Solved structure of RNA, 16 nucleotides shown. Ions in the entry include sulfate. The structure was determined by X-ray diffraction at 1.23 A resolution and released in 2009. Crystallisation conditions: MgCl2, Li2SO4, pH 5.5, VAPOR DIFFUSION, HANGING DROP, temperature 292K.

RNA sequence: GCUGCUGC
RNA sequence: GCUGCUGC
Numbered sequence: 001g002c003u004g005c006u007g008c
Numbered sequence: 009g010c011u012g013c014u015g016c
Stems, first nucleotide, its partner, number of pairs: 001016002004013002007010002
Other pairs, nucleotide, nucleotide, family: 003014cWW006011cWW
């Protein structure tokens, strides 16, 4: 830095 | 977008 993910 | 992470 970014794929993915719970909550919002 | 905020939040907590995962993987590399």